[PDB]
RNA sequence: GCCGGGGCGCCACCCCGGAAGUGAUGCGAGUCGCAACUCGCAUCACAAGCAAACGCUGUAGCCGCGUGCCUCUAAUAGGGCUGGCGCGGUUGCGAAGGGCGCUGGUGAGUGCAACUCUCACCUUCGACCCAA
RNA sequence: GAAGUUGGGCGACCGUGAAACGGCGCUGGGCAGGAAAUGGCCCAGUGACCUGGUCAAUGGUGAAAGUCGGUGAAAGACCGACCGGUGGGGCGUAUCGAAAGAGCGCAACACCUGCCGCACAGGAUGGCUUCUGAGGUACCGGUGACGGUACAGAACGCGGAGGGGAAACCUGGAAGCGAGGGCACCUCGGGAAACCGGGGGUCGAUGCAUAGCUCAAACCUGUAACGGCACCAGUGGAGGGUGCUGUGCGGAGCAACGUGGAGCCACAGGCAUGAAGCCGUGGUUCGUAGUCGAUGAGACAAGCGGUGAGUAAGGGAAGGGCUGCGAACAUCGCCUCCCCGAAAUCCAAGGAAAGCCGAAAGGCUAGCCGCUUUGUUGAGACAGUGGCGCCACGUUGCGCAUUAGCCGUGACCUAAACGGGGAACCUCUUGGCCGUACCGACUCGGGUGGCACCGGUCGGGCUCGAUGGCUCAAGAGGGGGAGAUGUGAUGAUUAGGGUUUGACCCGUGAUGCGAUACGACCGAAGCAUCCGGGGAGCUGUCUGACGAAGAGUCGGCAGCAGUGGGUUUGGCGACCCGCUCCGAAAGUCGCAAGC
Numbered sequence: 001g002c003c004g005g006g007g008c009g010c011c012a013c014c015c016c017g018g019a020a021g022u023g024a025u026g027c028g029a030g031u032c033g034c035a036a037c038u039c040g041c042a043u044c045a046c047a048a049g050c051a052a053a054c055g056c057u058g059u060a061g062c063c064g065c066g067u068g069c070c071u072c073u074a075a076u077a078g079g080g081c082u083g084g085c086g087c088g089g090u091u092g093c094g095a096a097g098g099g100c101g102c103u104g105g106u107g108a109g110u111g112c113a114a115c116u117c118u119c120a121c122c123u124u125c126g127a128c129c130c131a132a
Numbered sequence: 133g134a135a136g137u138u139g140g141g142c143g144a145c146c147g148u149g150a151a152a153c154g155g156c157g158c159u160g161g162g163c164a165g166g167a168a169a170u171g172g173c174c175c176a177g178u179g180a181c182c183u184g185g186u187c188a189a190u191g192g193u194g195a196a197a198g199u200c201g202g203u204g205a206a207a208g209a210c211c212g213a214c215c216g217g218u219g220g221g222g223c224g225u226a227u228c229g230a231a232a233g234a235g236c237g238c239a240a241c242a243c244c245u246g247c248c249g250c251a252c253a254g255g256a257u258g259g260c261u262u263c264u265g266a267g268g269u270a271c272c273g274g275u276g277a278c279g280g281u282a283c284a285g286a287a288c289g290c291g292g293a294g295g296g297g298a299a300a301c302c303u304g305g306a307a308g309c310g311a312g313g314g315c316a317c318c319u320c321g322g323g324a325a326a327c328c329g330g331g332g333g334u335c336g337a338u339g340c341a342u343a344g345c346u347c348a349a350a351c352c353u354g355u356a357a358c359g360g361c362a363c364c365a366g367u368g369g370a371g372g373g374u375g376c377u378g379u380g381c382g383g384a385g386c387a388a389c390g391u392g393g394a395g396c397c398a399c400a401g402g403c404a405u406g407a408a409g410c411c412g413u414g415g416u417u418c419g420u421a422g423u424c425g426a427u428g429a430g431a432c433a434a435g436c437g438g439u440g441a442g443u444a445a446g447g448g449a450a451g452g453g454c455u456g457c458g459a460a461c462a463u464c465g466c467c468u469c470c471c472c473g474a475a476a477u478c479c480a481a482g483g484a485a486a487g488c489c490g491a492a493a494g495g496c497u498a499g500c501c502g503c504u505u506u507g508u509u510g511a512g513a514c515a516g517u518g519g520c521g522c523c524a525c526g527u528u529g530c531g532c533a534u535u536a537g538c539c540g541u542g543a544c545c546u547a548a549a550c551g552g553g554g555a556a557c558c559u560c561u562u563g564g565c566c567g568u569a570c571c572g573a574c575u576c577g578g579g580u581g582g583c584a585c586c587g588g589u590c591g592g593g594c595u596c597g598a599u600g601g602c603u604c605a606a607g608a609g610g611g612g613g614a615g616a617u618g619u620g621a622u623g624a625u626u627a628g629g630g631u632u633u634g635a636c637c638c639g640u641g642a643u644g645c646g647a648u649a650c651g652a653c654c655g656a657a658g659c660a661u662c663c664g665g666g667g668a669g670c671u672g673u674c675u676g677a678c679g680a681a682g683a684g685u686c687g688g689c690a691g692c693a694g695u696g697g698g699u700u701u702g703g704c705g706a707c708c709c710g711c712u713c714c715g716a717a718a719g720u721c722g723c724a725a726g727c
Stems, first nucleotide, its partner, number of pairs: 003018001005015003023044006055727003058093010068081004097130003100126002104122006133464002136461003141345002145552004154182002156179008184545005191539003198214005216244004222238004227234002247383005252354004257350001260339001262337002268283006288310003294303003313335003317332006359377006385530009395520005401411003414654003418651003422514003430509004434504002437501002446471003450468003478483001487496003557610007564602003571593001572590001578586001617724006628714002636666002639663001641662004669692001671691001672689001674688005693712003697708004
């Protein structure tokens, strides 16, 4: 670290450990009910690994049926249109920290001349690279 | 070298549906401005337009080959000549530029149906998607929050009324102040033309969305455009020019089938590898030939031989990096190869322009073609199976002027178009209750990490009455459109559809398409077709009304099965809420499961 068990003015948080069977089998009381179940007891027991607290659940595809489109090639192959869209089946990665591109805005600078070039912040996303 | 897609405008469901609203064109009338004219605004008509797809059948309109002349039954096509338009250069200047270039004139060559039809592309407006926008002004409706209709922005900069947000900030046609461009717009001058000048009209952003939606129609134009690359000039680029991207397809053959010919595409992944062999299912004792190959397949390089340069334009089933991006895919440029191939012009008359030297004669090299117990790295290549188009010949059908194109009719359809509703959550409004006035503003810090304490002041409230509170009711605005763990609720007995001419639901009933190395068979879910089944409550012709005192409709009665929760339950027998055709979606909320 959990509710705080108690109490502090939001004091900041302090005393006391209520904690780690961390699981099932039968009995007992379980406002339900034999389809429940808190807890206690005896046994079994992985003879060793998990119980509450909470923060995420997205993405790349592949196959089929129906219905369209662009691009490459002489054409098939190939690449895509939010899995192209609609309906099914299914395989990986992830279940989120950091870098990096884009959008727009702000401020500064290079500057004779800047929305255009550069820098630094945010902000929209993340389809991109690295380990828990 | 460059940057585009995979990557952040729209995309749900339901209804109407190629019709209507709207736009745009044309015709007539009018208004403002202006010398006219283009354009802008209003009204009334009208339409081969925006405005689709599939199938079917019959209609209506209706083109054209730059000109002339030959061969020809036929000429737009074949062949000549001439005229246009482009191209690469040359010479000249009536001109602009520092130069490069651009304009014009003159010949030669090269290339092109110069025409018609349909597409496509560029530019300005237009009004469509989205933004502005929970905005402004005016009118109408509402008590109000607000709703409906109309109008208003050259880009861009400063501004700051209004709007969103708790705030930071975001938005900002409310004005106003600068800026003064685009028009492949009008008009009048100058010029031979590029171009220059005067006077006008019009103009928010986005579409620099590869592709389903919008970006359309309409006017002008046919490469005139942003960007990009290469090259030329430089006063050395935040430039000035040139080349390319920067038009295409048809105009008479097309489709099916057959026979030949020569090409192209796929054959991935794992274990393993004297380079073999084995494996892959949703499910089946289903199937997958061979040759040469580490005594080097292929690829690259170097030597050797042959041929050996040809620029512009044209042609080709020709090829290629690299740069960016993770990486793929494609585009543009820039290079490379093969076929065909000039001319102006220059010359020592052979040649050069037209690879590199050279006046020539000649020489050299890129390139191409083939060859090496040659070098570097090391496993496939040929075949086989499946697919694809091209070419030639042949048969059949339709067709080659009443042709293509355009329009029209009918049925069906829907990622145009028009329309509808939509919850949580946030914020307003009007009614209803409560208390009943002192609390939102006092800033430099209090023990204040803030709030009890009080000090620049909004206002004004102790007016039975506050910026409050509610478990209130009725409204209004925003919100609401990227598939992938299961199941459920809410949205929602809604939007919408239907009532026997039947919306919808269920078949574990057939038939077809339909699974993951490849191929064969069987073939789940899903889809299509055909078959079947269910389906709109039941009662007493009860009660009362409508109806004519006749017939016919509905509100109530209660059981049936359902739909739902609480209690009890001996896994649902009873009491306590109804009603009882079908029926979405986006969003929101659980629970379980998975990190």